The RNA has 35 modelled nucleotides. Crystals were grown from: PEG 4000. The structure was determined by X-ray crystallography at 2.5 A resolution and released in 2019. Ions in the entry include magnesium and zinc. The PDB entry is titled "Crystal structure of enterovirus 71 polymerase elongation complex (ddCTP form)". It was solved together with RNA-dependent RNA polymerase.
Context: bound to proteins that are not shown
RNA sequence: GGGAGAUG
RNA sequence: AGUCUCCAGGUCUCUCGGAA
RNA sequence: GAGAGAC
Numbered sequence: 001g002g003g004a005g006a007u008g
Numbered sequence: 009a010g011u012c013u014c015c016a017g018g019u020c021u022c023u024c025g026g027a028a
Numbered sequence: 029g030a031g032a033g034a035c
Base pairs, nucleotide, nucleotide: 002015003014004013005012006011007010018035019034020033021032022031023030024029
Other pairs, nucleotide, nucleotide, family: 008009tSS
């Protein structure tokens, strides 16, 4: 303690 | 809120499943 | 297409 997704 | 999911080297050995 | 181990 990054990013993306699903989910809400 | 959170929940799960994805990222993650070089080689060797052995081994499972496909192929001709 | 995979796994397991070893450095």